[PDB]
Context: bound to proteins that are not shown
RNA sequence: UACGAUGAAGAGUUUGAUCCUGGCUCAGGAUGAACGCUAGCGGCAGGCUUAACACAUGCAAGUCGAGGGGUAG
RNA sequence: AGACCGGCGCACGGGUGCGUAACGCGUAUGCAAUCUGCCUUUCACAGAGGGAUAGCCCAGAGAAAUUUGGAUUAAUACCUCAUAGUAUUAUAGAGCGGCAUCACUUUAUAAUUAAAGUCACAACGGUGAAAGAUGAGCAUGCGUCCCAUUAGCUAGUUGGUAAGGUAACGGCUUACCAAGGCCACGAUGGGUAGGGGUCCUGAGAGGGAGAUCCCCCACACUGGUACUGAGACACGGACCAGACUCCUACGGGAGGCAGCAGUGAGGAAUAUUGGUCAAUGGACGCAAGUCUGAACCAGCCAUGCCGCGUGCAGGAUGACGGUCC
RNA sequence: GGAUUGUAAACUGCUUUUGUACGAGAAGAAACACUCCUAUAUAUAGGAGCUUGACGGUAUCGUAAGAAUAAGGAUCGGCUAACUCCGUGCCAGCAGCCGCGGUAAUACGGAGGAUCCAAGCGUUAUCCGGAAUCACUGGGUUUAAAGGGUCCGUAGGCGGUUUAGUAAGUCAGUGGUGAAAGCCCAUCGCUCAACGGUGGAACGGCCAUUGAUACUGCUGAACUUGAAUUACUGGGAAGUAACUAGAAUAUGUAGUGUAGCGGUGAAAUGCUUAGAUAUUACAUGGAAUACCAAUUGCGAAGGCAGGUUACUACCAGUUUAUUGACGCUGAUGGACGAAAGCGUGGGGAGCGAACAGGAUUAGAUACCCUGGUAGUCCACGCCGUAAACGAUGGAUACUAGCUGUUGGGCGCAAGUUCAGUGGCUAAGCGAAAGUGAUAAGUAUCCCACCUGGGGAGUACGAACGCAAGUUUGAAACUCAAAGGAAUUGACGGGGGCCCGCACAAGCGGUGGAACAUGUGGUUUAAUUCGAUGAUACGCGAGGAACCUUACCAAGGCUUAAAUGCAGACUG
RNA sequence: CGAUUUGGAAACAGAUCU
RNA sequence: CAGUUUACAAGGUGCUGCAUGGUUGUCGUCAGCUCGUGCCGUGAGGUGUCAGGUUAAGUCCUAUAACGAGCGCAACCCCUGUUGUUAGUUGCCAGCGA
RNA sequence: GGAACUCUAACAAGACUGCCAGUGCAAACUGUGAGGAAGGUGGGGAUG
RNA sequence: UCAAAUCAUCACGGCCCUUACGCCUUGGGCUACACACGUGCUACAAUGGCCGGUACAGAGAGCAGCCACUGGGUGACCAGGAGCGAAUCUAUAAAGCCGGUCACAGUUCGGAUCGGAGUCUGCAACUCGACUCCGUGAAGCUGGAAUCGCUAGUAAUCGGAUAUCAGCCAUGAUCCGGUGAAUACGUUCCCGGGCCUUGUACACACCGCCCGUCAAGCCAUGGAAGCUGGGGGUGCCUGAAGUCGGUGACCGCAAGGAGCUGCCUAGGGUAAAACUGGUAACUAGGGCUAAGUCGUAACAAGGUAGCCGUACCGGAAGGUGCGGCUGGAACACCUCCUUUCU
Repeated sequence: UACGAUGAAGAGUUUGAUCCUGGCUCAGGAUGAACGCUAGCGGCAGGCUUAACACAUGCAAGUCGAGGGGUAG
Repeated sequence: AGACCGGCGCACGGGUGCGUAACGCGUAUGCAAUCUGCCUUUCACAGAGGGAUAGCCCAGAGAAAUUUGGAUUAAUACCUCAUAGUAUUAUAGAGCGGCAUCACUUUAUAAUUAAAGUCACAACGGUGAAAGAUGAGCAUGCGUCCCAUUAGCUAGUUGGUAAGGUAACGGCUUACCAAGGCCACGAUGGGUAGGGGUCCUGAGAGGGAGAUCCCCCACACUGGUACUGAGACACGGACCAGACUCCUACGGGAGGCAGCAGUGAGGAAUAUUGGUCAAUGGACGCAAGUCUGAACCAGCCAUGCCGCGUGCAGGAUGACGGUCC
Repeated sequence: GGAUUGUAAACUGCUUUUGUACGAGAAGAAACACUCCUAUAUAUAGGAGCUUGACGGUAUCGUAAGAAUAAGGAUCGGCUAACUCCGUGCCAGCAGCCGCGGUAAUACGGAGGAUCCAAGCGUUAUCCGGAAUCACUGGGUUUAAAGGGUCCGUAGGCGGUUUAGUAAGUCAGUGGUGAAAGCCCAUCGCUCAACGGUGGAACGGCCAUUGAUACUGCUGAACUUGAAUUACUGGGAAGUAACUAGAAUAUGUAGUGUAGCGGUGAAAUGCUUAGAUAUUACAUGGAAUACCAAUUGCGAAGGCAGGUUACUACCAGUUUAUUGACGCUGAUGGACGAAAGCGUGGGGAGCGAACAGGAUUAGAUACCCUGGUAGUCCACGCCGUAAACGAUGGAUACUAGCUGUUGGGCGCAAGUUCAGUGGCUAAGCGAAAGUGAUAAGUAUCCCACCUGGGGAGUACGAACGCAAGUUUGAAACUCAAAGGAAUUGACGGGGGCCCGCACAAGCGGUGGAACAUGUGGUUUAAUUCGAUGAUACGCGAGGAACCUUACCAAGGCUUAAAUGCAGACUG
Repeated sequence: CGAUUUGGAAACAGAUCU
Repeated sequence: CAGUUUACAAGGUGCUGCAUGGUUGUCGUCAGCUCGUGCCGUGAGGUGUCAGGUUAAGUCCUAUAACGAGCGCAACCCCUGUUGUUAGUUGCCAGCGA
Repeated sequence: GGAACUCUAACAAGACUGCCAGUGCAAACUGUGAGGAAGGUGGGGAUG
Repeated sequence: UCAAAUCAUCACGGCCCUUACGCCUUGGGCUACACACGUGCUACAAUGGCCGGUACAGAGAGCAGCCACUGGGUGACCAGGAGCGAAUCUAUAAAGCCGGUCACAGUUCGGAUCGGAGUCUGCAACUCGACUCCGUGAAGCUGGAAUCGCUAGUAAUCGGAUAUCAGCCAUGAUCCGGUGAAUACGUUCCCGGGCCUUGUACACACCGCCCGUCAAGCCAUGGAAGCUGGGGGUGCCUGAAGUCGGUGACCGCAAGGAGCUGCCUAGGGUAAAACUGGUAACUAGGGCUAAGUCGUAACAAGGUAGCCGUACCGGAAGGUGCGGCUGGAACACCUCCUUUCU
């Protein structure tokens, strides 16, 4: 005694017991997620990550008669 | 009405990430080595002519697909001559100005290149030149994964001289001369992979991915090639070859959901064979108007985020359970 | 009988957000095209109504019964929030790690209660953090993984003092760009939020231009302190080559002489009456140099030891003189590099891998003894490995002392100052042991190496080598540990000091014989049970014919053969 | 509480009595 | 003190000394085992209890970051090994006497 | 018939290296003398 | 400390049986016997046995009894019967001394075994009591490695008493009294214990830990005669369509076209290599399993100090030769004493 920076947590486990180095695991967040149990709505967003594997069917690019001959009707 | 010639569109929108380690992408510029339909603004004009052929008619060859003969009528279809420049080329004079190649403008001369009209008005058009905008190309500096149990690579390769060229410079291609060029600051070779704005996490520095939204690139059953067109080596265009599926009269033909909605298979796993052009955008048209699985809505899936509810107050130590003595 | 679920419940009043029924009911729609007047010019502008909804009778509002129409998942040993009982008894099972269950499980299954989240809750799969566990921020290399075996040196990295110039790095300003969207901040509309609109910041970056010159880079100049050269004093087991000496061992010749020599904890194999061992004299040959001699000295390291000479190299001090940053480190690379090993040609006294006998042992392919080939040695080569160790890379500069010693200078001595080599220790470092001016102390530069243990210096490929082999160097799989320092105990065929009929001496025993009890073992209807080292076995048991008696076979009992009670029926 | 009698290896059953 | 019904207990030398209480052997009649306060070490821990003498002993002196204390050792207990007092019953028989 | 002894069971003395010699700051050992006794007189219960 | 002995002195948490694993009886077993280990007594002899004479105690016990004395009987014992509930009464020691025998062997040592006849206790003596008595004389003539106790009234040896009590296995256990030795130079060795220091890879603590080969299973990864594929590259041959050239004697009036033909290039064929995947008789090594067989290499001076490089050898851990290190323990100051310019 001001200025800016709104930001940083650990624990268990080697040994009769201690310290240190050192490896493993857990406590958090997230997802084009899947599985198990459960299940009332609204707004908004998202929905073949694998076989660019093979496709039944329907639709997806037509318009101008104020360019022309103009036909059925 | 349909069908045909003709104009425009179909190169937009939509889908996928196969391939690609690279001027593909991000970033910053250059084009004095570039093109540009439709759009906007100016200047000069839209005068005469002709032969064809679609459609239709006459006969066919074919199961079909599809295709062959004859005479033929129109166009804003096509083709001759004259006309037009701040149009192009060549020769000749110039000014300005550099960043080397040279750049912009002006002047003569020669050659060469246009048009379209819709019976009348309105309305819409057509040709050439200049400028702008937009779109599309080429080049360059920097950043661009792993393996050095990949150390040599390249022969049009490196540079030059002349031609052919492309919108445009350039080994892009050809003819000739020389042997150059890259490489430990990672060539070459192999594996993997579309790139970015971004998303998750983290105090930060960093690390891990590239769904949905937007920009760029590549592809359209697997490969190659060209035409039309201002623009494509073209998803729903053509030709050829290959593998599948279908029709056949056995001679021959038709196909490509990496478009929307759907089927089979694969997987732990991801949906309606829905409605409308009512808004926005796109194509055509003077307009009315037509089309638009772009787009706007609706259905399914607790997949994620946010919000609400499944009641609020008073009421005794009640049955019933687990537990102790 | 108490506590627990528990105002929880039954019950009493109130609201319908939501759900059902009915009645109203949107925005998203602005326009396009056709008839009307105005102006100017064929461009723009105003106003009129029958106009134009898939969503959709969708959102939204009002009215009327009725708490009615709606709560589950995980966990409860520690990490980590929450504990009791019942059942199973190392089974069933649980598990992210430690790990729980072998019959009293807070860990398995069930019940009660408790904790968290909530229309969600857990598991799996892929990421970041914790992980400072690849460390620029932000780690280490003596003993835990880690200094190359040592020097020279290429590329590269770093740069003593002063001064002049440019402004490449660095810093500041300006212009352009860094699309939109997304994150953050602020503010508005959907009843809030999600969502949407607007603004700012950010986009750490790049291009052009203008300034500053303190620091780095470049160019020029100057200086000596760094570095190198020269001069004088010295210094050493510093290298290569060639000569030479003695002691000792072995062999041979000659002389003397007789029964042993040699070896071990004891023996044997072995040499010996064919004369060994022993002794004297001479000769031959090979290897290594007692005393000096050592925490000495030199060398980059490996390493270097009898003496002499030649040819070299290096280091230290100091009055000089001289050049002027010429310096440090150093990936690829080059050279040297103990012993062992390999090739060719000699030599071979001693030693001695392998091998042959003897010995010990249950066995002895070993230790011990007797022989002995390669090798050890020399002249040319080849490999390039060590506990190649100070388990400590090379430089430079600072920071307390005490105490030896080596070679110099200044000193008549004391003593002082450089260059090397040991010990004690302060501060400081380190987990501690320890280190400590010759740092493992405080800084800067460069190189190499480390990232749990095993697999593994293994597999594959390549390079080098005659070969043996050297260098480089993975993965699959498995465990929750490996490891360093120090502490307490325990142990040692480590040391020191002591004690006990412990041993040494002496006496009496046991194990031999017959008897008694105890126990093991075998049979029995039963041979009751226990201890079966020292600390059990003449023990419990300090009295088995019945009784003790707890075992066996067979006859007689169920609230009891004894003891309290409970309700009758008497002396 | 005792003495008597039967079945018995006893335990225990069936009588007189007190 | 005796006998009998009803419902009560009761009972087991039954299984585990690896659920125990109590009660023992062994190291061992060896001399060891700890605590309070204070100092050293990051910590486990160290000192006191180490070193030199002493003997049956952590039984004691000397100095020493140690100063004190507790259990244990010893002493305190029983028998035996001498003398004195207290007293002679059913100890005992020395001197006179019986 | 005796209160001296043995004896019995109560109380006391006696052994404390205390006495004398050498070693030692000290505990303390090595011998002698006295005494019934010696250097914890001897043996037991005591078992951290 | 040894989870040491007892849930059978007693109590007790948990489990089990209650027509019973509970309870009263008779008979039996606890004594069974081919073998073993432990604890004891006695004998293996004449410093001894036997018949005789002669002495010397202590403590403890006694109406859950000790017995004086007399009578019967070889004897155990029986009948009668005093004293004593305790320094009063009872319970009679041996070894030792003296004298005679045996004069050495399975004996006049020895004491097991067996037959007959009796006594005591008790309801009961066969399974299974004790004692007396007459017969009888089995193994045994100093005991193998190996092992036990003892330092003074000790060992050795002899006798007596008490406890459980109807009797008794009593040679067991606890005590007492008698006679009474030899020895220790000493702690270097054997065993056990205490203190200080030291080393440790042990800590449920050396009865520890740990290593290697062989044998049997499971798992993953290498080598290998061969087999079978997948992309991409290169060298040749053939090459559709298509753009671009040459020719074009045929169609056309000119253009141009038909027809041949050339380059480029998808596709196809072929040859040798490079990369890489799967698989394969057999084979080498690695990690676990129940901890099987063999040895004890390292951890203490680990019983030959350990380790590193290298060479040889061996079933295996490993052994040896040369060089190097302490990351090893125990020991750890000295032969000359003093100086002149050679």
The RNA from Flavobacterium johnsoniae has 1475 modelled nucleotides. Entry title: 70S ribosome Flavobacterium johnsoniae. Primary citation: Jha et al., Nucleic Acids Res. (2021), "Structural basis of sequestration of the anti-Shine-Dalgarno sequence in the Bacteroidetes ribosome". Released in 2020, the model rests on electron microscopy data to a resolution of 2.8 A. An Rfam search finds the family "Bacterial small subunit ribosomal RNA" in it. On this family, see Cannone et al., BMC Bioinformatics 2002: "The comparative RNA web (CRW) site: an online database of comparative sequence and structure information for ribosomal, intron, and other RNAs". NCBI's taxonomy places the organism under Bacteria, Pseudomonadati, Flavobacteriales, Flavobacteriaceae, Flavobacterium. Among the 50 different proteins in the entry, which are not shown, are 50S ribosomal protein L5, 30S ribosomal protein S5 and 50S ribosomal protein L9.